Solved structure of RNA (18S RNA, nucleotides 1140 to 1790) from Toxoplasma gondii, 632 nucleotides shown.
An Rfam search finds the family "Eukaryotic small subunit ribosomal RNA" in it. The family is grouped with related families in Rfam's "SSU clan". Rfam links the family to the GO terms structural constituent of ribosome and ribosome.
The work is reported in "Cryo-EM structures of the 80S ribosomes from human parasites Trichomonas vaginalis and Toxoplasma gondii" (Li et al., Cell Res., 2017).
The source organism's lineage runs through Eukaryota, Conoidasida, Eucoccidiorida, Eimeriorina and Toxoplasma.
It was solved by electron microscopy to 3.35 angstrom.
Keywords: Toxoplasma gondii ribosome, rRNA, rprotein, RIBOSOME.
Entry title: Small subunit of Toxoplasma gondii ribosome.

[PDB]
Context: one part of a larger RNA, bound to proteins that are not shown
RNA sequence: UGACGGAAGGGCACCACCAGGCGUGGAGCCUGCGGCUUAAUUUGACUCAACACGGGGAAACUCACCAGGUCCAGACAUAGGA
RNA sequence: AUUGACAGAUUGAUAGCUCUUUCUUGAUUCUAUGGGUGGUGGUGCAUGGCCGUUCUUAGUUGGUGGAGUGAUUUGUCUGGUUAAUUCCGUUAACGAACGAGACCUUAACCUGCUAAAUAGGAUCAGGAACUUCGUGUUCUUGUAUCACUUCUUAGAGGGACUUUGCGUGUCUAACGCAAGGAAGUUUGAGGCAAUAACAGGUCUGUGAUGCCCUUAGAUGUUCUGGGCUGCACGCGCGCUACACUGAUGCAUCCAACGAGU
RNA sequence: CCUUGGCCGAUAGGUCUAGGUAAUCUUGUGAGUAUGCAUCGUGAUGGGGAUAGAUUAUUGCAAUUAUUAAUCUUCAACGAGGAAUGCCUAGUAGGCGCAAGUCAGCACGUUGCGCCGAUUACGUCCCUGCCCUUUGUACACACCGCCCGUCGCUCCUACCGAUUGAGUGUUCCGGUGAAUUAUUCGGACCGUUUUGUGG
RNA sequence: CCCGAAAUGGGAAGUUUUGUGAACCUUAACACUUAGAGGAAGGAGAAGUCGUAACAAGGUUUCCGUAGGUGAACCUGCGGAAGGAUCAUU
Numbered sequence: 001u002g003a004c005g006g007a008a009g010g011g012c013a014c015c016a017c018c019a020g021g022c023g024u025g026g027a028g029c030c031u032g033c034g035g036c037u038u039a040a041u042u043u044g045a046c047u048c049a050a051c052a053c054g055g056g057g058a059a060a061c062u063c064a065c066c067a068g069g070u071c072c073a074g075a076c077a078u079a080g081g082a
Numbered sequence: 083a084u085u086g087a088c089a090g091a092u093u094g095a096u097a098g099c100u101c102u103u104u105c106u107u108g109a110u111u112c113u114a115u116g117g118g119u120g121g122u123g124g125u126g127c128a129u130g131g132c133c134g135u136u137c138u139u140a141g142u143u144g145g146u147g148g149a150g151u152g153a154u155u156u157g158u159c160u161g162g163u164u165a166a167u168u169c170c171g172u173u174a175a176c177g178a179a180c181g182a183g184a185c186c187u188u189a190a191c192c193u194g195c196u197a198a199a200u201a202g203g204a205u206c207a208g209g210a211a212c213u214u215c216g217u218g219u220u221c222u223u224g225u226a227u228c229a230c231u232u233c234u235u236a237g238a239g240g241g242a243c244u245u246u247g248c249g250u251g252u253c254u255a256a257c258g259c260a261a262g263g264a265a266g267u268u269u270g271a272g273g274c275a276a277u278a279a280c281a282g283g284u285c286u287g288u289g290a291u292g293c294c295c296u297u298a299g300a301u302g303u304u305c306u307g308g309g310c311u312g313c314a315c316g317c318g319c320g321c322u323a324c325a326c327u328g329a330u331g332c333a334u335c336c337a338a339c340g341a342g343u
Numbered sequence: 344c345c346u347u348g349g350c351c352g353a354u355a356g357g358u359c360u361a362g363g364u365a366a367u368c369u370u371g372u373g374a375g376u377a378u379g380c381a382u383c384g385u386g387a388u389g390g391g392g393a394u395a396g397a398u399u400a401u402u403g404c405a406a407u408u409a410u411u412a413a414u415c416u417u418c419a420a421c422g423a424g425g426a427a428u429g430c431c432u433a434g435u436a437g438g439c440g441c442a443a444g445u446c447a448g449c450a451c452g453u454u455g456c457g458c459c460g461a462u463u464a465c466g467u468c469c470c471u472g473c474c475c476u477u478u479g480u481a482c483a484c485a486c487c488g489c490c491c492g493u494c495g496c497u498c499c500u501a502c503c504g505a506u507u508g509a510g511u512g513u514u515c516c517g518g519u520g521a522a523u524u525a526u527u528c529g530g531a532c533c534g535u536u537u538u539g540u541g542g
Numbered sequence: 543c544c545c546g547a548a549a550u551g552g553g554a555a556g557u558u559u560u561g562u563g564a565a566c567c568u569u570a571a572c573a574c575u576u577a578g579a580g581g582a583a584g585g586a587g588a589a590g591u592c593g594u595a596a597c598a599a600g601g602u603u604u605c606c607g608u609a610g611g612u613g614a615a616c617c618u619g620c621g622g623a624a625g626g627a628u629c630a631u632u
Stems, first nucleotide, its partner, number of pairs: 001483002003480003007477005013471001016467001020431005027322003031318004035313002043054002065308002068305002071302001076116003083110001091100001120296002123294003131284003134280003141180003145176002147156003159171001161170002185273003189269001191240002195237002198234001201231002209221002212218001243266001246260004324424001328383007341369002345362002348359004390421001395416006437459007486600001488597001491593002494590001497586004502581002506577001508576007517567003522562002525559001528556001532552004537547001603624009
C1' cells in the first nucleotide's frame, strides 16, 4: 500500500431479507450435463461468472467421431523416362 | 509419360478403384529428391480481436506546489446534500482530464403547424332491406365529386424548470407534502460505458497467427452406411397437471410486433 | 416464397384459377385467457393425457432408433409437493395467445409483441453481497490465507546408562634394584735400600 | 750376579659403607580415546493420522512469573505488563 476481521462509524440492492405474490424442488414428459455403455456414442465450459449455453431444434449434408471406399484438387526448382 | 471405358470378374456400388483380356489418351502429368500446401489436428499457460465477470456500483489518473530519507501521500476532505468524487462548503493546496451527468432512440399530451386515390372521415347523388314515421334506423356504392385532417401516418415544433402554496436546512445545496397538470421517482424503459485487471472463455467464427504435428497405407478431401438420440442411476433450465373461479359442446365479438420472388 | 377465391375430402391435405416486390395482396392476419346458453357432479370421474397397437396424408433423393400433422383406440403417475432455494414494486407479477430467429421438414427453446390485469412495501441493515472512512494483522498465491504440538515411518548428530566397563599415557608415596663417583679394608706381582748367601 | 728373608713406594682382582640412581612392579589419582541392552533429546525428510493454539476482540484479548491438571497443541488458580481491543466524562 492492498486484501481480510465472527472491530467501530457511515451510506446503499427485491441478482438481499422485510411485508407479500407466483414458483421450482415432489409427479410424468421435453431438453442440457455427469457417469455407465459402445466399433463410434466427436468435443469444449464446472459456485455466482459450467449445465433449452457454443445462436448446438444433429435422419444424409453439417461432422470434428467410428467401419470401409475414392481423388490429389502435392505449386514450383533440379532430374530420369518419353 | 499420364487419362476415358463397354460386358463379365470383384465390389454395397451403373467408383475402370483394381483387374483375366485389348481399344484409346496425346506431354496437361508421371519418377525421385528438396520444398510447399491443407486441416473443426494439439496449445487460449505463446498471442490478436471479441465477449463475460470483478461492477450497475461510483470510481480512476497524471501537471506544478506542500509533507516524508523512502515505499507513499496530499489534492480525491470534518460536516450537510445527492441515483452519483452530484453539489454548496471546509482547506497545503491550485487548476484540469476520463467515468457520472449531458447526449442518442423509444413511450406518454397537443381539435394547433404542414400534407396524403398506397390512411381515412364528412359531404353530396344512387342501390338494397325493413319501415313505410318523413331525410325513419342499419348495410353498400364509385379518379363520384366540391372541399377537410378528430382518429391514421410523420416531418416541423411546443411541453416540466421540481413552476405555485406550506413545511423542513448555516434556510446555502436541496428534501417532503398538497394543489394544478397529459406527464412531477432524473416523466417511464433501454442503448452507450472509464481505470485496473482475471494465467475467465473462444486456435471448433475467420485468409487473425507463432510453434509443434502430419502430408498420399492422410488427421487434407469426398462418397455409401452408422453415431451424436445409445440407459442399473444422480443433478440443471422448461412444459402440462392435479380440477367445479373448473372441463366439455354450442354461440358472441376484440389486439399489436412482424414476415414473403 | 406469403396465400385469398371456387370445387373434392370426417380430417389432414389436394386440385384449378388468382393478387403481391408489398400502408396497395395475403390481412382490418375475425388470437386466446374473456362473455352468454346447455350437459357433467366430486368419483382419480368426463380432471390428467403419459405409455402402446393399427390406419391416412405431408417434406425429402432416403423417414427404420418411429421428422411432423391427423382418425380410432390403449387410460399409468399425480389429491398442491420433504429438506433446501429462485424471480419480482404498476400496465410491473402472473396467466393467456401471436409473430419472428435457426428451417426442405420439426418448439415443450430464445428474442420481440400485445391482451386480461391483482396482492403487498414506499422501509431496512438481521441474513447474503457491495462502496467509503477510522482501526488490527505474524496474510501478499492476499482467510479456500498463514500456522502450532503430540503420534507413525526412515536417516543423521550428540546426551544418560548397569557393566565394581575397556585400552593407552602421565607422576605420587612404597617395594625390589643394574651400573658407578667417593670410601673401607685388600695386596696377583713390579723395585728402592738392608743384611742373608753361591764366587 | 743367583736365590733366605726384613723394612717400604707403585698398584690389579675381590670387598665394606655411603651417595648418584636407570629399569621393573603394586596401589591410587588425573588426562585422553572407546563398547554398551535400554532410556530420552534435537534437526532433517516429502507427501501421512488427530485436532485448532497463535495472527482480526483469531471467535474464552495476548503475554509474564509460579502452581496444579490433561491425547496433543494446551487449560485453569493467584499477582503482574500493555508489547491492548481504552492516552478521554461528578